[PDB]
């Protein structure tokens, strides 16, 4: 003489000294402040070592920016490009299906109580005349005749309808038509029984029952007028798409896929801002420093 270094921060007049981190071939222990300046002591090992220069690897770090790439967050004109793509122009080529009736074309049909027509289903409403010749009857009214009753004989008046017929300044229609009821006191006829009258005979009214062109009433066809529910109906025109139906048409195409080109809205990067960036390729720059060696230095 030697036995780490660097970077950052800190008390501080000041540095030993303190802290953290990285790293070099490299450490250990014990004790404490000198001191106004500026620096501790002792142990272990040794001629090899200490300081600095330089240098390949770069084991090696930092800073900084640059490449490269873009970090974090966010209004936003467009030169540049992108997201969705906007806008403009132009139409290629290809393919399929096309008078077994395609785009284009006409007409009509389909559900239709809106037109016509068939067969109308099926139900209704309101109506349906008189003049006449004659025969028929039923009722009623007024008489004459006979008679002891029931009653019998004869003259008329009138009302009701019926009858096969004849006709009408009559009708939108006017069938000389059909059936039923005709019942408890209101049609007629025949009327058992009963009943009344009768010597009797029989008759009168007349119930039960039966019967009827001829009391009335009603229903039916026929007939006209007047309305039609509703037409899972058929054939002809209309109505939302023309879809499904039919007939035909001028005409000969139509459909689909896309291509090229220019410019760019809106948003985006080229924008703005700040900790843009580690070191993924690698930059500039600065440098600590081992390893080797240069130089100086030593009991």
């Nucleotide at each position: 003489g030697c036995c780490g270094g660097g970077c950052g921060c800190g008390g501080u007049g000041g540095c030993g000294c303190g802290c953290g981190c990285c790293u070099g071939u490299a450490g250990u222990c014990c004790c404490a402040g000198c001191u106004a300046c500026u620096c501790g002591g002792g142990a272990g090992g040794c001629u090899g070592a200490g300081g600095c220069a330089g240098g390949a690897g770069g084991a090696u770090c930092g800073c900084u920016u640059g490449a490269g790439c873009c970090c974090a967050g966010g209004a936003g004109u467009u030169c540049u490009g992108g997201g969705c793509u906007g806008c403009a122009g132009u139409g290629c080529g290809c393919u399929a299906u096309g008078c077994c009736g395609a785009u284009c074309g006409g007409g009509u049909g389909u559900c239709c109580g809106c037109a016509c027509u068939a067969a109308g289903u099926u139900c209704g409403g309101c109506a349906u005349c008189a003049a006449u010749a004659u025969g028929g009857u039923g009722a009623c009214c007024u008489c004459c005749c006979g008679g002891g009753a029931g009653c019998g004989g004869g003259g008329g008046a009138c009302c009701a309808c019926c009858a096969g017929g004849u006709u009408g300044c009559c009708u939108a229609a006017g069938g000389a038509g059909g059936g039923g009821u005709g019942a408890a006191c209101c049609g007629g006829c025949c009327c058992a029984g009963g009943u009344c009258g009768g010597a009797a005979a029989c008759g009168g009214a007349g119930c039960a029952g039966g019967u009827c062109a001829a009391a009335a009433c009603u229903c039916c066809c026929g007939u006209g007028c007047u309305g039609a529910u509703c037409a899972g109906u058929a054939g002809u025109g209309g109505g939302a798409u023309c879809g499904c139906g039919c007939c035909u048409g001028u005409g000969a195409a139509u459909a689909g896929c896309c291509a090229c080109u220019g410019c760019a809205c809106u948003c985006c990067a080229g924008c703005c801002u700040g900790u843009g960036c580690a070191a993924c390729a690698u930059a500039g720059c600065g440098a600590g420093a081992c390893c080797c060696c240069g130089u100086c230095u030593c009991u």
The RNA (7S RNA) from Canis lupus familiaris has 299 modelled nucleotides. Primary citation: Beckert et al., Nat.Struct.Mol.Biol. (2015), "Translational Arrest by a Prokaryotic Signal Recognition Particle is Mediated by RNA Interactions". The entry has 6 different proteins, among them SIGNAL RECOGNITION PARTICLE 9 KDA PROTEIN, SRP9 and SRP14. The PDB entry is titled "Structural basis for targeting and elongation arrest of Bacillus signal recognition particle". The reconstruction used 19,096 particles. Rfam match: Metazoan signal recognition particle RNA. Its Rfam clan is "SRP clan". About the family: The signal recognition particle (SRP) is a universally conserved ribonucleoprotein. It is involved in the co-translational targeting of proteins to membranes. The eukaryotic SRP consists of a 300-nucleotide 7S RNA and six proteins: SRPs 72, 68, 54, 19, 14, and 9. Archaeal SRP consists of a 7S RNA and homologues of the eukaryotic SRP19 and SRP54 proteins. For this family Rfam cites "Towards the structure of the mammalian signal recognition particle" (Wild et al., Curr Opin Struct Biol, 2002).